[PDB]
RNA sequence: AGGGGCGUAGUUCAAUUGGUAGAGCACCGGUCUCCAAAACCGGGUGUUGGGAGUUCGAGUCUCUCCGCCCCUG
Numbered sequence: 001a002g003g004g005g006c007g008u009a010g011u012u013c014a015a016u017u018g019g020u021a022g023a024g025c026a027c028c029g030g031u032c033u034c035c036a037a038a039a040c041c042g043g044g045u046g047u048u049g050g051g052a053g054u055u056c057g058a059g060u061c062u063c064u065c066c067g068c069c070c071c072u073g
Stems, first nucleotide, its partner, number of pairs: 001072007010025004019056001027043004049065005
C1' cells in the first nucleotide's frame, strides 16, 4: 500500500437447513457452618461488534463502519 479473514454472557464454548441465544466453568443467592470451605438447593448473565438491508422470520444471508488477526512487497 494492496490482499485475505475474525467478532456471541465474566470466561470457555453451543445454537442442525434462516424459526423461539443456550450450556460448562466462574459468579451469585438459599441451605449450610461459630465463622469459612465443602456439600446440597437454586439464581442470573449477553451492545449475538455498531448500523443499514433482505425475509413473515436473521447469531445464521447482504452491505457498511469499527477494532483486531493473517498475507505480500